[PDB]
RNA sequence: GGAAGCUCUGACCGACCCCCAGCC
RNA sequence: GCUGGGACAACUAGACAUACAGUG
DNA sequence: CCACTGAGAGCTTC
Numbered sequence: 001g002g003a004a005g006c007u008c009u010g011a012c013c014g015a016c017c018c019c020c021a022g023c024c
Numbered sequence: 025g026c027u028g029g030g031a032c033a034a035c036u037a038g039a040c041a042u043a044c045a046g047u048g
Numbered sequence: 049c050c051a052c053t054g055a056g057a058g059c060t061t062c
Base pairs, nucleotide, nucleotide: 002062003061004060005059006058007057008056013038014035018030019029020028021027022026023025044054045053046052047051048050
């Protein structure tokens, strides 16, 4: 090198399905 | 049905688009 | 403008 797990950190962005709240 | 939030997520540069860098 | 490519740090194991 490569993968995996644990912990941490990441300006801006990330739908469907699922969880949570609310409304209709 | 709608809204808002969460997980998805150190993740096919992350569905699409957009941000960053680099190369062309 | 277009086209590609690229993904962190520490510890461990395998």